[PDB]
Context: bound to proteins that are not shown
RNA sequence: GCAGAGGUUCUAGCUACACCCUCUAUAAAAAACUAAGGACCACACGA
DNA sequence: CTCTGAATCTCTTCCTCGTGTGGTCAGGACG
DNA sequence: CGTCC
DNA sequence: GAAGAGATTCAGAG
Numbered sequence: 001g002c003a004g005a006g007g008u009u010c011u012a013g014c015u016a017c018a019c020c021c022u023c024u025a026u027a028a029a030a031a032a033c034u035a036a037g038g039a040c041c042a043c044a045c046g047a
Numbered sequence: 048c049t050c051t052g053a054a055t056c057t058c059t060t061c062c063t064c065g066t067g068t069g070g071t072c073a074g075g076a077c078g
Numbered sequence: 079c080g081t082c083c
Numbered sequence: 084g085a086a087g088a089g090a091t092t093c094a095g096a097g
Base pairs, nucleotide, nucleotide: 003024004023005022006021007020012034039071040070041069042068043067044066045065046064047063048097049096050095052093053092054091055090056089057088058087059086060085061084075082076081077080078079
């Protein structure tokens, strides 16, 4: 993810606040969805 | 003669933003 | 491979 | 520094 499963792509992509689709045992036909670990101290300069 | 104001002894701040440079611990064996 | 030093 | 300020003695005086 209608619940379980898989998913085009345009990092990664059922929660991060998330979201949608198709399908019935397992991946494959399709467009629309979204922001990342940086602490302290010295020197120098500019306003 | 026990508290005056006065001398003393710590505590806190001392602009406000940029921009660049740099340097950095705890705490090494040890079963 | 935590694990105390 | 410095400066300013609030505890801390402390004390000599009425």